[PDB]
Context: one part of a larger RNA, bound to proteins that are not shown
C1' cells in the first nucleotide's frame, strides 16, 4: 500500500420496518432448458439470460432440412469477343430454365472502335449470418448518479510510499467553512440543456366567443379581440429578507411573503476503473479454413415438434360483482399504394356507392371505470371462459401444417393459493381506458398518454448493497 473480518466508531438507500398490491395454485400467451425430429438455425445463460437480439418465422425472411439444381458465379471492376437495351408471346417442369414468333441501333470521327447494357469462353477474382469476443475496432451492460479517483510544484521516510484527500463541524454530494508542511490543479458534485408550474408583452386560424345583431337554438354567422389554448421574447426563488441555536464562521431550525422554499417536481447527463462481462450473426477488421463448394437459384418441409423443467405476463375464481338499458367526463398521437363520413345492405367482423382531408381543417373516434334506473341473491351459479362442432368474413399469388376476426352450439380448471419471494413513499401504488412503432395480415409484449386515487413511515436494534476513520490479518 489493497482487500477482507461472526474487529471498532460514524454515515446511507423501499434495506427493514409501518403498511397496500402481486407471484408461487388454475386456464391460455410467450421466452428457455430438456427431448424429439430429416432440420427444429445461430446467439443472450447468477445479480447484470431467460415477452433477451427479434419494433411483429403462412410464402418472403431463413441463416436449417430433404429434392431438383447452376459453375468466374446471384452482387464487382477489366480487357480479345457474340448483339446495343428493352417492350410484346405459345409450349414442356414444382419451380429453378428447357425450345421458336415482331420491333430497334444516342452522343463522335485521316472511322485497325466506340462512354452503355443483353449471352458465352480464358484469368486475375467474386462469395462465406464459416472459426476465434481468449488476437481487435465501434457499441453497450453492470457496480452506480454511489462521491469519489487523481496530479505538478514541496517536504517526510534508506525504501515501498505517506502529506495534500486527514481533523472539527456541516452538507444529497471531497457540500462548504475553520484548522493543519503544504501549496496549487485536473477528472467527478453543483450550475448551465429539457420538462412541469405563476404571470407578462407581442402574434390570433383551422382557435376562441365575454360583452355584442338574430337563428334551423348546435361557436354555425354578425363581429369581438376579453378568457382558454397555442408559441417566440421577457419576469421570478436566491437562505435573499425575519427571529433564534451553533465557533463574529460554514450551516441549519421554524416564518412573513408567494402559484413554487430552501436540490419546487421529471428527465437526459454515468469520473478513474472492475469482470479477458456481452455481440467476429448490424457493421468493420489481423489470422486460419472452404472454392464443381462451408458459394449460388429453386419447390415443399422445419424454426409453431411434446411423457417434461423454470422465468415474464394477461384472464379469472364474483355483489366494491355479471347482464340489459339511458347517460357525464380526457389527454397524447398518426395519415397517400393513406385514414377511410352519412347514405345502403349484413345477428355481426364486414360489403356496395363512395364524399373528406398532406392536415388545430378532414378522417382515425364511441374513451372506459363512473351515474341514474331495473334485475340476478350465494349454486360451480344470469360467475368465470378455456376447450372442441358446424358455418362465415377479411387481408394476402396462397391460410393443412401455420393467421386475425364474427356469427352460433358446446361451457374445463378456477371458490384467493404451502414453504418461499416481489414492486411501490405521492398524483405513487391500486385501478380503468386509449394512442403508436414494427407491420399485407398477425399484441395479454414492448414503448407513450389522460381519468379515478389511497394505506403507512415510531424508528435504525437487525437482515442487504455501500461511502469515511481506525485496528488486526499466515490473505495479493
Nucleotide at each position: 500500500u489493497g482487500a477482507c473480518g461472526g474487529g471498532g466508531g460514524c454515515c446511507c438507500g423501499c434495506a427493514c420496518a409501518a403498511g397496500c398490491g402481486g407471484u408461487g395454485g388454475a386456464g391460455c400467451a410467450u421466452g428457455u432448458g430438456g427431448u424429439u425430429u430429416a432440420a427444429u438455425u445461430c446467439g443472450a445463460u447468477g445479480c447484470a439470460a431467460c415477452g433477451c437480439g427479434a419494433a411483429g418465422a403462412a410464402c418472403c425472411u431463413u441463416a436449417c432440412c430433404u429434392g431438383g439444381u447452376c459453375u468466374u458465379g446471384a452482387c464487382a471492376u477489366c480487357c480479345a469477343c457474340g448483339g446495343a437495351a428493352g417492350u410484346u408471346u405459345u409450349c414442356a417442369g414444382a419451380g429453378a430454365u428447357g425450345a421458336g414468333a415482331a420491333u430497334g441501333u444516342g452522343c463522335c470521327u485521316u472511322c485497325g472502335g466506340g462512354a452503355a447494357c443483353c449471352g458465352u469462353g480464358a484469368g486475375a477474382c467474386a462469395g462465406g449470418u464459416g472459426c476465434u469476443g481468449c488476437a481487435u475496432g465501434g457499441c453497450u451492460g453492470u457496480c452506480g448518479u454511489c462521491a469519489g479517483c487523481u496530479c505538478g510544484u514541496g517536504u517526510u521516510g534508506u525504501g515501498a510510499a505517506a502529506u495534500g484527500u486527514u481533523g472539527g463541524g456541516u452538507u444529497a454530494a471531497g457540500u462548504c467553512c475553520c484548522g493543519c508542511a503544504a501549496c496549487g490543479a485536473g477528472c467527478g458534485c453543483a450550475a448551465c440543456c429539457c420538462u412541469u408550474a405563476u404571470c407578462c408583452u407581442u402574434u390570433g386560424u383551422u382557435g376562441c366567443c365575454a360583452g355584442c345583431g338574430g337563428u334551423c337554438c348546435g361557436g354555425c354567422c354578425g363581429g369581438g379581440a376579453a378568457c382558454u389554448c397555442a408559441a417566440a421574447g421577457g419576469a421570478g426563488a436566491c437562505u435573499g429578507c425575519c427571529a433564534g441555536u451553533g465557533a463574529u464562521a460554514a450551516a441549519c431550525u421554524g416564518g412573513a411573503g408567494g402559484a413554487a422554499g430552501g436540490u419546487g417536481g421529471g428527465g437526459a447527463u454515468g469520473a478513474c476503473g472492475u469482470c479477458a462481462a456481452g455481440u467476429c450473426a448490424u457493421c468493420a477488421u489481423g489470422g486460419c479454413c472452404c472454392u464443381u463448394a462451408c458459394g449460388a437459384c429453386c419447390a415443399g418441409g422445419g424454426c409453431u415438434a411434446c411423457a417434461c423443467a423454470c422465468g415474464u405476463g394477461c384472464u379469472a375464481c364474483a355483489a366494491u360483482g355479471g347482464c340489459g338499458c339511458a347517460u357525464a367526463c380526457a389527454a397524447a398521437g398518426a395519415g397517400a399504394a393513406g385514414c377511410g363520413a352519412c347514405c345502403u345492405c349484413g345477428c355481426g367482423a364486414g360489403a356496395g356507392c363512395a364524399a373528406g382531408c398532406g392536415g388545430a381543417c378532414c378522417u382515425c373516434a364511441u374513451a372506459a371505470a363512473g351515474u341514474g334506473c331495473g334485475u340476478c341473491g350465494u349454486a360451480g351459479u344470469c360467475c368465470g371462459g378455456a376447450u372442441u362442432g358446424g358455418a362465415g368474413u377479411c387481408u394476402g399469388c396462397a391460410a393443412c401444417u401455420c393467421g386475425a376476426c364474427u356469427c352460433c352450439a358446446u361451457g374445463a380448471a378456477g371458490u384467493c393459493g404451502g414453504a418461499a419471494u416481489c414492486g411501490c413513499u405521492a398524483g405513487u401504488a391500486a385501478u380503468c381506458g386509449u394512442g403508436g412503432a414494427u407491420c399485407a395480415g398477425a399484441a395479454u409484449g414492448c414503448c407513450a398518454c389522460g381519468g379515478u386515487g389511497a394505506a403507512u413511515a415510531c424508528g435504525u436494534u437487525c437482515c442487504c448493497g455501500g461511502g469515511c476513520c481506525u485496528u488486526g490479518u499466515a490473505c495479493a
Molecule: stapled 16S-23S rRNA,stapled 16S-23S rRNA,stapled 16S-23S rRNA,stapled 16S-23S rRNA, nucleotides 921 to 1396
Organism: Escherichia coli